Shown are 111 nucleotides from a PDB entry: RNA (U5 snRNA) from Chaetomium thermophilum (strain DSM 1495 / CBS 144.50 / IMI 039719). The reconstruction used 77,668 particles. Released in 2025, the model rests on cryo-EM data to a resolution of 2.8 A. An Rfam search finds the family "U5 spliceosomal RNA" in it. For this family Rfam cites "Domain analysis of human U5 RNA. Cap trimethylation, protein binding, and spliceosome assembly" (Hinz et al., J Biol Chem, 1996). Gene Ontology terms of the family: U5 snRNP and spliceosomal tri-snRNP complex assembly. Rfam's curators write: U5 RNA is a component of both types of known spliceosome. The precise function of this molecule is unknown, though it is known that the 5' loop is required for splice site selection and p220 binding, and that both the 3' stem-loop and the Sm site are important for Sm protein binding and cap methylation. The family's RNA type in Rfam is spliceosomal small nuclear RNA. Among the 35 different proteins in the entry, which are not shown, are U2 small nuclear ribonucleoprotein B'-like protein, CCDC12 and Nineteen complex-related protein 2-domain-containing protein. Lineage of the source: Eukaryota > Ascomycota > saccharomyceta > Sordariomycetes > Thermochaetoides thermophila. It comes from the structure "Cryo-EM structure of the thermophile spliceosome (state ILS)". The 2025 paper behind the entry is "Structural insights into spliceosome fidelity: DHX35-GPATCH1- mediated rejection of aberrant splicing substrates".

[PDB]
Context: bound to proteins that are not shown
RNA sequence: UUGGAGUAGGCCAGCUCAGACCGAACUCAUUUCCUGCCUUUUACCGGAUGUGACCGUGAGUUGGCCUGAAAUACUCCCU
RNA sequence: AAUCUUUGGAAACUCUCUGGAUAUCCCAGAUU
Repeated sequence: UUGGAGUAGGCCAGCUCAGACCGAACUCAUUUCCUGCCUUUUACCGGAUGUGACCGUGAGUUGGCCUGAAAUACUCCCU
Repeated sequence: AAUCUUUGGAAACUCUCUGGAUAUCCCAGAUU
C1' cells in the first nucleotide's frame, strides 16, 4: 500500500436458546416414603425422593424509541 | 542505489572440447 464489504451510543419491547457455573444469591409448593408431634383436618417437625412454581440472569436475534453524527471517519478482508 | 537477495560483471562472441549431422555450414552443452 488497496479494493471489496461495513456504520454510532444509550434505552425499550418481542422471539429463540442457555445452568454441567444460567444466580459468588436463595424462597415456596407438591408426589411417593421414613421419622416426630399428635382426639379429626388444616396449619406443622425434619430426613429421603422426585416434581412444579416464583424472585432473578446471560447470549443471540428482530423491531422500535432517544440523542447525535454524516460524502468525515472508523471496522474487517487483504497487501 | 554500500556487500547477503530488485539497484547487478554486464553485454557480445571468439577459441578449445564433447554429442547430433558427419565433406562442411549450423546448433546444443561446457570452458577461457